The RNA with a sequence from Human immunodeficiency virus 1 has 129 modelled nucleotides.
The entry is an ensemble of 20 models.
Method: solution NMR. The entry became public in 2020.
Primary citation: Brown et al., Science (2020), "Structural basis for transcriptional start site control of HIV-1 RNA fate".
Entry title: Cap1G-TPUA.
An Rfam search finds the family "Trans-activation response element (TAR)" in it.
RNA sequence: GUCUCUCUUGUUAGACCAGGUCGAGCCCGGGAGCUCUCUGGCUAGCAAGGAACCCACUGCUUAAGCCUCAAUAAAGCUUGCCUUGAGUGCCUCAAGCAGUGUGUGCCCAUCUCGAGAGAGAUGGGUGCG
Numbered sequence: 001g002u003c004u005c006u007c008u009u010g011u012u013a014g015a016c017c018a019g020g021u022c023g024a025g026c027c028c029g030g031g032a033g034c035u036c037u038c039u040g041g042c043u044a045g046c047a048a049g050g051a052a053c054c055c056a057c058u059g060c061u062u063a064a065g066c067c068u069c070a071a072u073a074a075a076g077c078u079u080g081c082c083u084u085g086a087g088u089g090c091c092u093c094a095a096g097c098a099g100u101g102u103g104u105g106c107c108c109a110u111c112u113c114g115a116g117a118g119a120g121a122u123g124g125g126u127g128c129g
Base pairs, nucleotide, nucleotide: 001053002052004051005050007049008048009047010046011045012044013043014042016041017040018039019038020037023036024035025034026033028031055101056100057099058098059097060096061095062094064092065091066089067087068086069085070084071083075079102129103128104127105126106125107124108123109122110121111120112119113118
């Protein structure tokens, strides 16, 4: 950066059901019903986190090649080649593994503080790991 997928967390909307608490309002004769309230369950949307995919950066491991030395067989005109063994450098190349997506130098413009030197903040351009 990208698309998909599942789980987790945050958030918003809707309906019905279950539980709890007083107090207030509405309606009608006693008496009954309705509304406002808090918690849990249900459904839908949104955001973030998680996995996967791609790109760039940093570190680690291994093989192969190059390089240097010695021996070996064959060829040969001061020599070159072959095979084997040893030595050496993040020298070159390929594969595998882990971490990160930022830090740093230079130039220009604007703002704030400082008598000035100088210090701090913001924006743009540029080089490097």